[PDB]
Context: one part of a larger RNA, bound to proteins that are not shown
RNA sequence: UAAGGGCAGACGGUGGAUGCCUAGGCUCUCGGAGGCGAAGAAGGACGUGAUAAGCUGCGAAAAGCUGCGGGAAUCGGCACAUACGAAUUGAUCCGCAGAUAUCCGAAUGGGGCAACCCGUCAGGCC
RNA sequence: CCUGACACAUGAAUU
RNA sequence: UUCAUGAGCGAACGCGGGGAACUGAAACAUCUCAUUACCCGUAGGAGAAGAAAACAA
RNA sequence: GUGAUUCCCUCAGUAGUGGCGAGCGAACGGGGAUUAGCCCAAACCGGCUUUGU
RNA sequence: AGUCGGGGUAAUAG
RNA sequence: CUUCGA
RNA sequence: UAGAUAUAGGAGAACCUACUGGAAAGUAUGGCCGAAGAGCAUGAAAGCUGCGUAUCCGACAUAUC
RNA sequence: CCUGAGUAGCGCGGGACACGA
RNA sequence: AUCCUGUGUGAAU
RNA sequence: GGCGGGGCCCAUCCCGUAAGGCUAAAUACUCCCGAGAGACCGAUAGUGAACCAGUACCGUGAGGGAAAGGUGAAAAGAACCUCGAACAGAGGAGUGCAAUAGACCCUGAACCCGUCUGCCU
Repeated sequence: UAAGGGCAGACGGUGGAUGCCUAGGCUCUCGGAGGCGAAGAAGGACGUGAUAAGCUGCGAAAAGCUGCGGGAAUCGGCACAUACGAAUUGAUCCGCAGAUAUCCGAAUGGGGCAACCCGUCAGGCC
Repeated sequence: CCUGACACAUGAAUU
Repeated sequence: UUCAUGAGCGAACGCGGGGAACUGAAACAUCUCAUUACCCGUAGGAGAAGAAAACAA
Repeated sequence: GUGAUUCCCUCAGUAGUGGCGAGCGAACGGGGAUUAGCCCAAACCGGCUUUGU
Repeated sequence: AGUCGGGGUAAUAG
Repeated sequence: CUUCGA
Repeated sequence: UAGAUAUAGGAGAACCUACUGGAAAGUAUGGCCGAAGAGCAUGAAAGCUGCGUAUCCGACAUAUC
Repeated sequence: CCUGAGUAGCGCGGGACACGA
Repeated sequence: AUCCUGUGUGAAU
Repeated sequence: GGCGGGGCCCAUCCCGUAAGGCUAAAUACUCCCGAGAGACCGAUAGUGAACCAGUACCGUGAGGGAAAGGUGAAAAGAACCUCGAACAGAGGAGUGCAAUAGACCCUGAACCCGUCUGCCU
RNA backbone atom coordinates (compact mmCIF):
# COMPACT_ATOMS: atom_id res chain seq x y z
C1' U A 1 0.00 0.00 0.00
C1' A A 2 -3.74 -3.54 -0.24
C1' A A 3 -2.62 -7.12 -6.15
C1' G A 4 -5.74 -10.28 -4.06
C1' G A 5 -7.84 -12.77 0.37
C1' G A 6 -10.64 -13.62 5.43
C1' C A 7 -14.90 -12.67 8.71
C1' A A 8 -19.65 -9.98 9.74
C1' G A 9 -23.92 -7.03 8.29
C1' A A 10 -27.04 -5.06 4.56
C1' C A 11 -28.96 -5.66 -0.24
C1' G A 12 -29.47 -8.36 -4.73
C1' G A 13 -28.98 -12.94 -8.20
C1' U A 14 -29.99 -18.05 -9.06
C1' G A 15 -32.86 -22.03 -7.74
C1' G A 16 -37.55 -23.71 -6.37
C1' A A 17 -37.75 -25.65 -0.69
C1' U A 18 -41.59 -24.31 2.69
C1' G A 19 -46.65 -22.54 3.99
C1' C A 20 -51.37 -22.11 2.11
C1' C A 21 -54.65 -24.22 -1.91
C1' U A 22 -56.80 -28.11 -5.28
C1' A A 23 -61.56 -33.17 -7.24
C1' G A 24 -56.65 -35.71 -9.14
C1' G A 25 -55.85 -40.07 -6.45
C1' C A 26 -56.64 -44.17 -2.33
C1' U A 27 -59.83 -47.23 0.67
C1' C A 28 -64.63 -48.39 1.38
C1' U A 29 -70.52 -48.44 2.20
C1' C A 30 -75.40 -48.92 0.22
C1' G A 31 -78.61 -49.84 -4.04
C1' G A 32 -78.68 -51.41 -8.95
C1' A A 33 -76.72 -53.99 -13.04
C1' G A 34 -73.70 -57.80 -14.68
C1' G A 35 -72.46 -57.94 -20.88
C1' C A 36 -71.26 -55.96 -26.43
C1' G A 37 -71.44 -58.65 -31.58
C1' A A 38 -73.27 -61.17 -38.56
C1' A A 39 -79.43 -55.74 -37.79
C1' G A 40 -71.41 -56.19 -38.17
C1' A A 41 -68.66 -55.56 -31.72
C1' A A 42 -64.30 -54.07 -28.86
C1' G A 43 -60.46 -51.24 -30.93
C1' G A 44 -58.73 -48.27 -34.99
C1' A A 45 -58.02 -45.49 -40.12
C1' C A 46 -59.63 -41.42 -42.81
C1' G A 47 -62.62 -37.46 -42.82
C1' U A 48 -66.05 -33.50 -40.86
C1' G A 49 -66.02 -26.24 -38.58
C1' A A 50 -66.01 -19.41 -41.85
C1' U A 51 -60.95 -19.74 -41.07
C1' A A 52 -54.86 -25.23 -39.90
C1' A A 53 -57.10 -28.90 -36.58
C1' G A 54 -54.29 -30.81 -30.90
C1' C A 55 -58.45 -32.80 -28.06
C1' U A 56 -63.96 -33.47 -27.89
C1' G A 57 -68.35 -34.60 -30.74
C1' C A 58 -70.07 -36.50 -35.23
C1' G A 59 -70.00 -39.80 -40.17
C1' A A 60 -70.53 -37.77 -47.28
C1' A A 61 -77.42 -35.89 -43.85
C1' A A 62 -70.53 -35.64 -40.80
C1' A A 63 -69.40 -29.86 -33.41
C1' G A 64 -74.95 -32.46 -36.70
C1' C A 65 -81.11 -34.14 -38.98
C1' U A 66 -86.73 -35.37 -37.00
C1' G A 67 -90.78 -35.93 -33.24
C1' C A 68 -92.92 -35.69 -28.24
C1' G A 69 -92.31 -33.78 -23.23
C1' G A 70 -89.54 -29.94 -19.89
C1' G A 71 -87.78 -24.89 -19.83
C1' A A 72 -87.58 -19.41 -21.05
C1' A A 73 -83.22 -15.71 -23.22
C1' U A 74 -79.41 -16.34 -24.85
C1' C A 75 -76.70 -19.58 -28.17
C1' G A 76 -73.01 -21.10 -32.07
C1' G A 77 -67.81 -27.63 -27.53
C1' C A 78 -62.38 -27.01 -25.01
C1' A A 79 -56.96 -25.39 -26.08
C1' C A 80 -57.22 -16.79 -22.27
C1' A A 81 -60.50 -15.51 -31.26
C1' U A 82 -63.00 -12.56 -33.73
C1' A A 83 -66.21 -12.26 -37.31
C1' C A 84 -70.83 -13.86 -39.07
C1' G A 85 -75.52 -15.69 -37.98
C1' A A 86 -79.73 -18.46 -35.04
C1' A A 87 -83.54 -17.21 -31.52
C1' U A 88 -90.09 -15.12 -27.59
C1' U A 89 -93.76 -17.63 -34.72
C1' G A 90 -89.68 -20.07 -28.28
C1' A A 91 -82.94 -21.04 -30.50
C1' U A 92 -79.27 -23.17 -27.44
C1' C A 93 -80.01 -26.84 -23.47
C1' C A 94 -82.43 -31.33 -20.73
C1' G A 95 -85.43 -36.53 -20.80
C1' C A 96 -87.38 -40.24 -24.03
C1' A A 97 -88.12 -42.19 -29.10
C1' G A 98 -86.34 -42.09 -34.14
C1' A A 99 -83.08 -40.94 -38.97
C1' U A 100 -78.10 -41.03 -41.06
C1' A A 101 -73.98 -43.88 -39.68
C1' U A 102 -67.39 -43.87 -44.97
C1' C A 103 -63.09 -47.75 -44.66
C1' C A 104 -60.46 -51.66 -41.49
C1' G A 105 -61.28 -55.20 -37.89
C1' A A 106 -64.73 -62.15 -36.12
C1' A A 107 -64.69 -59.49 -41.45
C1' U A 108 -67.96 -63.38 -43.96
C1' G A 109 -67.49 -62.72 -52.57
C1' G A 110 -61.67 -64.08 -53.62
C1' G A 111 -57.05 -62.39 -52.12
C1' G A 112 -53.85 -59.04 -48.92
C1' C A 113 -48.08 -56.07 -46.51
C1' A A 114 -55.09 -53.79 -41.35
C1' A A 115 -57.65 -49.29 -43.07
C1' C A 116 -56.06 -52.00 -49.85
C1' C A 117 -56.14 -54.95 -54.75
C1' C A 118 -59.37 -57.90 -57.81
C1' G A 119 -64.16 -60.11 -59.01
C1' U A 120 -69.03 -62.99 -60.53
C1' C A 121 -74.61 -62.83 -61.12
C1' A A 122 -78.99 -59.97 -61.53
C1' G A 123 -80.79 -54.90 -61.70
C1' G A 124 -80.25 -48.60 -63.04
C1' C A 125 -76.79 -45.39 -65.63
C1' C A 126 -72.24 -44.34 -69.49
C1' C B 1 -63.89 -47.21 -70.51
C1' C B 2 -66.62 -45.63 -65.47
C1' U B 3 -69.62 -44.82 -61.14
C1' G B 4 -74.88 -46.76 -57.09
C1' A B 5 -77.98 -49.94 -54.48
C1' C B 6 -78.32 -55.99 -53.88
C1' A B 7 -76.53 -60.91 -53.37
C1' C B 8 -72.27 -64.10 -53.34
C1' A B 9 -67.79 -67.16 -46.29
C1' U B 10 -67.54 -71.34 -43.08
C1' G B 11 -69.53 -74.78 -39.39
C1' A B 12 -72.91 -77.60 -36.69
C1' A B 13 -79.00 -77.91 -36.54
C1' U B 14 -83.66 -77.54 -40.18
C1' U B 15 -86.34 -78.09 -45.12
C1' U C 1 -83.52 -74.74 -51.32
C1' U C 2 -85.86 -71.82 -46.62
C1' C C 3 -85.26 -71.20 -41.37
C1' A C 4 -82.69 -70.61 -36.55
C1' U C 5 -78.10 -70.65 -33.92
C1' G C 6 -72.80 -70.01 -33.66
C1' A C 7 -67.90 -67.62 -34.58
C1' G C 8 -65.08 -62.43 -32.11
C1' C C 9 -64.16 -59.14 -27.76
C1' G C 10 -64.41 -58.39 -22.62
C1' A C 11 -63.47 -56.84 -15.18
C1' A C 12 -63.67 -60.15 -11.15
C1' C C 13 -66.18 -64.27 -9.23
C1' G C 14 -67.59 -70.41 -11.18
C1' C C 15 -66.49 -75.12 -13.32
C1' G C 16 -63.03 -78.10 -16.13
C1' G C 17 -58.03 -79.88 -18.82
C1' G C 18 -52.72 -79.55 -18.13
C1' G C 19 -49.17 -77.95 -14.32
C1' A C 20 -43.52 -75.79 -12.40
C1' A C 21 -39.50 -73.93 -9.75
C1' C C 22 -36.96 -70.92 -6.45
C1' U C 23 -38.10 -71.88 -1.17
C1' G C 24 -38.62 -74.87 3.91
C1' A C 25 -36.55 -79.36 5.83
C1' A C 26 -30.51 -74.79 8.53
C1' A C 27 -27.16 -80.14 2.79
C1' C C 28 -30.99 -83.39 0.10
C1' A C 29 -33.89 -87.42 -2.82
C1' U C 30 -39.64 -89.05 0.41
C1' C C 31 -42.11 -84.61 2.06
C1' U C 32 -42.78 -78.94 1.43
C1' C C 33 -43.58 -74.64 -1.62
C1' A C 34 -48.83 -76.18 -4.15
C1' U C 35 -53.53 -79.78 -6.24
C1' U C 36 -50.07 -72.28 -6.05
C1' A C 37 -47.89 -69.20 -10.60
C1' C C 38 -48.87 -69.95 -15.45
C1' C C 39 -51.14 -71.90 -20.20
C1' C C 40 -55.78 -73.63 -22.27
C1' G C 41 -61.33 -74.60 -22.59
C1' U C 42 -66.20 -73.12 -21.19
C1' A C 43 -70.98 -70.92 -18.27
C1' G C 44 -74.21 -67.58 -15.39
C1' G C 45 -76.15 -63.50 -12.62
C1' A C 46 -74.23 -66.14 -9.75
C1' G C 47 -71.88 -70.96 -10.59
C1' A C 48 -70.85 -75.57 -8.09
C1' A C 49 -73.40 -78.81 -4.60
C1' G C 50 -78.01 -81.06 -3.22
C1' A C 51 -82.67 -85.04 -1.26
C1' A C 52 -78.86 -91.01 1.94
C1' A C 53 -76.70 -98.07 -1.03
C1' A C 54 -75.69 -90.92 4.89
C1' C C 55 -73.55 -90.06 9.49
C1' A C 56 -73.15 -92.35 14.02
C1' A C 57 -73.24 -95.86 18.26
C1' G D 1 -79.42 -90.87 18.22
C1' U D 2 -79.64 -87.20 13.95
C1' G D 3 -81.94 -86.81 9.27
C1' A D 4 -80.82 -82.98 1.38
C1' U D 5 -77.12 -79.13 -0.06
C1' U D 6 -74.34 -74.15 0.82
C1' C D 7 -72.17 -70.42 4.23
C1' C D 8 -70.76 -68.42 9.40
C1' C D 9 -69.19 -69.37 14.94
C1' U D 10 -67.36 -73.49 17.72
C1' C D 11 -65.66 -78.44 18.27
C1' A D 12 -59.73 -77.86 17.56
C1' G D 13 -54.28 -76.94 16.25
C1' U D 14 -58.18 -81.80 18.88
C1' A D 15 -58.46 -87.23 16.25
C1' G D 16 -55.15 -88.50 12.90
C1' U D 17 -51.07 -88.14 9.30
C1' G D 18 -45.71 -87.53 8.77
C1' G D 19 -37.30 -89.22 6.42
C1' C D 20 -43.47 -89.80 13.17
C1' G D 21 -38.60 -84.75 10.59
C1' A D 22 -40.01 -79.94 8.63
C1' G D 23 -44.78 -79.85 8.52
C1' C D 24 -49.96 -80.98 7.28
C1' G D 25 -54.64 -81.37 9.60
C1' A D 26 -60.31 -83.32 9.77
C1' A D 27 -65.16 -85.14 11.26
C1' C D 28 -69.26 -86.25 14.73
C1' G D 29 -71.79 -83.05 17.95
C1' G D 30 -73.63 -77.92 19.38
C1' G D 31 -75.16 -72.61 18.10
C1' G D 32 -76.82 -69.69 13.75
C1' A D 33 -78.12 -67.75 8.34
C1' U D 34 -81.58 -70.08 5.09
C1' U D 35 -85.11 -73.62 4.40
C1' A D 36 -88.18 -77.41 -0.40
C1' G D 37 -88.68 -80.95 -2.49
C1' C D 38 -89.76 -83.26 -6.97
C1' C D 39 -89.59 -86.11 -11.95
C1' C D 40 -88.07 -90.42 -15.27
C1' A D 41 -86.64 -96.20 -16.56
C1' A D 42 -89.36 -101.30 -15.40
C1' A D 43 -93.85 -104.54 -14.25
C1' C D 44 -99.16 -104.05 -16.83
C1' C D 45 -102.89 -102.09 -20.17
C1' G D 46 -104.26 -100.16 -25.21
C1' G D 47 -102.47 -97.12 -30.71
C1' C D 48 -99.06 -96.99 -34.89
C1' U D 49 -94.84 -98.65 -37.68
C1' U D 50 -91.36 -102.26 -38.82
C1' U D 51 -89.51 -107.36 -38.55
C1' G D 52 -89.74 -112.81 -38.04
C1' U D 53 -93.00 -116.81 -38.49
C1' A E 1 -98.48 -115.65 -32.44
C1' G E 2 -93.90 -113.15 -31.70
C1' U E 3 -89.82 -109.51 -31.16
C1' C E 4 -88.26 -104.51 -31.59
C1' G E 5 -88.84 -98.83 -32.00
C1' G E 6 -92.13 -94.72 -31.14
C1' G E 7 -95.59 -91.90 -28.99
C1' G E 8 -100.62 -92.67 -24.44
C1' U E 9 -101.99 -94.54 -19.63
C1' A E 10 -99.91 -96.64 -15.35
C1' A E 11 -96.25 -94.92 -10.90
C1' U E 12 -92.11 -94.83 -8.89
C1' A E 13 -89.70 -96.96 -3.88
C1' G E 14 -87.03 -98.90 3.54
C1' C F 1 -90.79 -102.02 0.55
C1' U F 2 -92.99 -99.78 -2.59
C1' U F 3 -95.45 -100.84 -7.29
C1' C F 4 -98.16 -103.92 -11.33
C1' G F 5 -101.49 -107.88 -11.39
C1' A F 6 -105.42 -110.53 -9.11
C1' U G 1 -100.06 -57.70 -10.49
C1' A G 2 -100.81 -52.94 -11.95
C1' G G 3 -100.31 -49.39 -9.70
C1' A G 4 -95.80 -47.84 -8.33
C1' U G 5 -90.36 -46.80 -9.18
C1' A G 6 -86.39 -44.64 -12.11
C1' U G 7 -84.66 -41.73 -16.23
C1' A G 8 -86.22 -34.16 -17.38
C1' G G 9 -88.49 -30.77 -13.86
C1' G G 10 -92.02 -26.76 -10.37
C1' A G 11 -92.47 -23.99 -5.90
C1' G G 12 -89.28 -23.32 -1.83
C1' A G 13 -88.61 -18.62 4.46
C1' A G 14 -86.07 -14.75 6.58
C1' C G 15 -81.20 -8.20 7.18
C1' C G 16 -80.60 -3.33 8.62
C1' U G 17 -77.21 0.67 10.74
C1' A G 18 -71.94 1.87 12.30
C1' C G 19 -66.40 0.80 12.31
C1' U G 20 -61.92 -1.24 9.79
C1' G G 21 -60.89 -2.17 4.96
C1' G G 22 -59.32 -2.18 -2.14
C1' A G 23 -63.40 -5.10 -1.30
C1' A G 24 -67.43 -7.43 4.55
C1' A G 25 -69.92 -12.46 4.67
C1' G G 26 -65.56 -9.78 9.85
C1' U G 27 -66.62 -6.88 14.68
C1' A G 28 -70.42 -3.98 17.36
C1' U G 29 -75.82 -2.84 17.59
C1' G G 30 -80.66 -3.97 16.60
C1' G G 31 -84.31 -7.60 13.79
C1' C G 32 -86.35 -11.86 11.34
C1' C G 33 -86.84 -17.44 9.38
C1' G G 34 -86.29 -22.29 10.99
C1' A G 35 -89.65 -29.69 9.12
C1' A G 36 -84.50 -24.89 6.02
C1' G G 37 -77.96 -23.45 11.33
C1' A G 38 -75.89 -29.33 4.86
C1' G G 39 -72.76 -27.23 1.32
C1' C G 40 -70.62 -24.45 -2.62
C1' A G 41 -69.90 -19.57 -4.81
C1' U G 42 -69.65 -14.44 -4.03
C1' G G 43 -63.55 -8.76 -3.97
C1' A G 44 -61.95 -11.77 3.77
C1' A G 45 -65.24 -16.19 7.54
C1' A G 46 -73.03 -15.44 5.11
C1' G G 47 -79.29 -19.33 8.31
C1' C G 48 -81.70 -14.26 5.90
C1' U G 49 -76.68 -12.05 -1.69
C1' G G 50 -76.77 -16.40 -5.54
C1' C G 51 -77.29 -21.59 -6.49
C1' G G 52 -79.24 -24.52 -2.99
C1' U G 53 -81.02 -27.04 1.64
C1' A G 54 -85.96 -28.98 4.84
C1' U G 55 -90.67 -29.94 2.90
C1' C G 56 -94.42 -30.62 -0.78
C1' C G 57 -95.77 -31.23 -6.04
C1' G G 58 -94.59 -33.36 -11.00
C1' A G 59 -94.32 -37.73 -16.84
C1' C G 60 -96.33 -37.26 -23.60
C1' A G 61 -93.38 -41.44 -24.20
C1' U G 62 -90.03 -45.56 -23.54
C1' A G 63 -88.07 -49.01 -19.70
C1' U G 64 -88.22 -51.89 -14.61
C1' C G 65 -90.91 -54.28 -10.80
C1' C H 1 -94.56 -110.26 -12.38
C1' C H 2 -90.85 -105.37 -12.16
C1' U H 3 -86.43 -102.68 -9.18
C1' G H 4 -81.21 -98.67 -13.72
C1' A H 5 -74.67 -104.41 -16.03
C1' G H 6 -69.34 -104.58 -18.86
C1' U H 7 -72.14 -102.19 -13.62
C1' A H 8 -71.16 -104.09 -7.73
C1' G H 9 -66.93 -106.81 -6.65
C1' C H 10 -61.63 -108.78 -7.86
C1' G H 11 -55.95 -108.80 -9.76
C1' C H 12 -51.90 -105.43 -11.50
C1' G H 13 -50.23 -100.01 -11.85
C1' G H 14 -51.57 -95.29 -10.23
C1' G H 15 -54.57 -90.92 -8.18
C1' A H 16 -57.76 -87.91 -5.01
C1' C H 17 -59.29 -87.92 0.06
C1' A H 18 -56.19 -84.14 6.42
C1' C H 19 -53.64 -88.96 5.48
C1' G H 20 -46.88 -90.39 2.28
C1' A H 21 -51.17 -97.77 0.58
C1' A I 1 -60.77 -97.54 5.17
C1' U I 2 -64.39 -94.79 1.75
C1' C I 3 -64.01 -92.67 -3.51
C1' C I 4 -61.74 -92.61 -8.95
C1' U I 5 -59.56 -95.74 -13.13
C1' G I 6 -55.22 -97.16 -17.46
C1' U I 7 -54.93 -102.48 -18.11
C1' G I 8 -57.25 -107.52 -17.34
C1' U I 9 -61.66 -109.66 -15.51
C1' G I 10 -66.52 -110.17 -13.45
C1' A I 11 -71.95 -111.41 -9.91
C1' A I 12 -76.45 -111.30 -7.27
C1' U I 13 -82.21 -109.96 -7.92
C1' G J 1 -86.00 -110.91 -1.57
C1' G J 2 -81.22 -109.83 -2.47
C1' C J 3 -77.29 -105.96 -2.27
C1' G J 4 -73.83 -101.85 0.27
C1' G J 5 -71.57 -99.38 4.67
C1' G J 6 -70.09 -98.99 10.06
C1' G J 7 -61.17 -97.86 9.16
C1' C J 8 -58.44 -103.54 6.63
C1' C J 9 -60.83 -109.96 7.73
C1' C J 10 -64.91 -113.13 10.08
C1' A J 11 -69.74 -113.75 12.78
C1' U J 12 -73.88 -110.94 15.21
C1' C J 13 -76.10 -106.20 15.47
C1' C J 14 -77.41 -101.46 13.49
C1' C J 15 -78.08 -98.10 9.27
C1' G J 16 -79.13 -97.60 4.23
C1' U J 17 -81.31 -99.28 -0.91
C1' A J 18 -75.81 -97.96 -5.98
C1' A J 19 -75.12 -98.62 -11.08
C1' G J 20 -81.25 -92.39 -14.06
C1' G J 21 -82.32 -86.90 -13.79
C1' C J 22 -83.80 -81.77 -12.00
C1' U J 23 -84.02 -78.14 -7.98
C1' A J 24 -84.81 -71.62 -5.04
C1' A J 25 -82.53 -69.40 -0.45
C1' A J 26 -78.64 -68.47 2.80
C1' U J 27 -72.51 -68.02 -0.56
C1' A J 28 -68.43 -65.53 -4.16
C1' C J 29 -67.29 -60.96 -7.18
C1' U J 30 -67.12 -55.45 -9.33
C1' C J 31 -65.16 -53.56 -15.88
C1' C J 32 -70.10 -50.57 -15.29
C1' C J 33 -74.27 -46.99 -13.24
C1' G J 34 -76.41 -43.88 -9.04
C1' A J 35 -75.89 -41.89 -4.27
C1' G J 36 -72.77 -41.54 -0.06
C1' A J 37 -68.20 -41.73 3.54
C1' G J 38 -63.14 -41.27 5.70
C1' A J 39 -58.86 -39.20 13.42
C1' C J 40 -56.77 -41.48 4.11
C1' C J 41 -52.88 -38.34 0.38
C1' G J 42 -52.24 -33.07 -1.03
C1' A J 43 -48.11 -32.13 -6.71
C1' U J 44 -40.39 -35.93 -5.36
C1' A J 45 -47.19 -37.29 -1.81
C1' G J 46 -51.54 -39.80 -3.72
C1' U J 47 -52.60 -44.03 -9.45
C1' G J 48 -47.26 -44.56 -13.91
C1' A J 49 -50.82 -40.63 -15.21
C1' A J 50 -54.31 -33.50 -11.10
C1' C J 51 -51.36 -30.99 -17.11
C1' C J 52 -49.77 -32.74 -23.70
C1' A J 53 -50.10 -40.04 -20.20
C1' G J 54 -49.61 -45.35 -21.35
C1' U J 55 -48.13 -39.53 -24.05
C1' A J 56 -42.71 -37.88 -25.07
C1' C J 57 -38.58 -40.99 -25.27
C1' C J 58 -36.05 -45.92 -25.64
C1' G J 59 -36.21 -50.92 -28.17
C1' U J 60 -36.28 -55.20 -34.55
C1' G J 61 -39.91 -56.92 -31.29
C1' A J 62 -42.30 -58.73 -27.04
C1' G J 63 -41.75 -54.75 -23.87
C1' G J 64 -40.02 -50.59 -20.78
C1' G J 65 -41.70 -45.79 -19.54
C1' A J 66 -41.04 -40.09 -17.71
C1' A J 67 -41.02 -34.70 -16.40
C1' A J 68 -44.78 -31.20 -16.26
C1' G J 69 -50.47 -27.62 -11.04
C1' G J 70 -50.92 -21.82 -8.58
C1' U J 71 -50.82 -13.61 -12.25
C1' G J 72 -54.84 -10.99 -10.37
C1' A J 73 -61.19 -10.18 -7.15
C1' A J 74 -61.60 -8.82 -12.18
C1' A J 75 -57.17 -8.93 -18.08
C1' A J 76 -58.45 -4.09 -15.94
C1' G J 77 -52.37 -8.42 -19.51
C1' A J 78 -48.84 -1.98 -19.18
C1' A J 79 -52.16 3.81 -24.35
C1' C J 80 -48.03 7.06 -24.56
C1' C J 81 -42.62 8.90 -23.61
C1' U J 82 -36.94 7.84 -23.17
C1' C J 83 -32.16 5.03 -24.38
C1' G J 84 -31.43 1.41 -28.06
C1' A J 85 -31.05 -1.21 -35.21
C1' A J 86 -34.52 -3.78 -32.30
C1' C J 87 -38.81 -4.05 -26.27
C1' A J 88 -32.93 -7.58 -26.74
C1' G J 89 -33.48 -5.23 -22.22
C1' A J 90 -34.56 -1.50 -19.06
C1' G J 91 -36.18 3.54 -16.93
C1' G J 92 -40.86 6.01 -16.71
C1' A J 93 -46.14 6.90 -17.23
C1' G J 94 -50.80 4.41 -16.65
C1' U J 95 -54.02 -0.18 -14.41
C1' G J 96 -54.43 -2.46 -10.00
C1' C J 97 -54.91 -3.16 -2.54
C1' A J 98 -50.14 -4.64 -4.49
C1' A J 99 -46.13 -4.91 -10.83
C1' U J 100 -39.96 -6.48 -5.72
C1' A J 101 -48.39 -9.58 -8.51
C1' G J 102 -45.58 -8.04 -15.73
C1' A J 103 -46.79 -13.39 -18.25
C1' C J 104 -40.91 -18.88 -16.29
C1' C J 105 -46.02 -14.10 -12.94
C1' C J 106 -48.63 -16.60 -4.74
C1' U J 107 -44.90 -17.32 -0.82
C1' G J 108 -39.68 -17.21 -2.65
C1' A J 109 -35.41 -21.11 2.06
C1' A J 110 -30.43 -23.68 1.27
C1' C J 111 -26.24 -24.96 -1.58
C1' C J 112 -24.13 -21.72 -5.13
C1' C J 113 -22.89 -16.42 -7.22
C1' G J 114 -22.17 -11.00 -6.61
C1' U J 115 -21.89 -5.57 -4.86
C1' C J 116 -21.29 -2.15 -0.89
C1' U J 117 -19.78 -0.90 4.22
C1' G J 118 -16.62 -2.14 9.04
C1' C J 119 -12.35 -4.60 10.90
C1' C J 120 -8.05 -7.70 9.79
C1' U J 121 -4.15 -9.38 6.31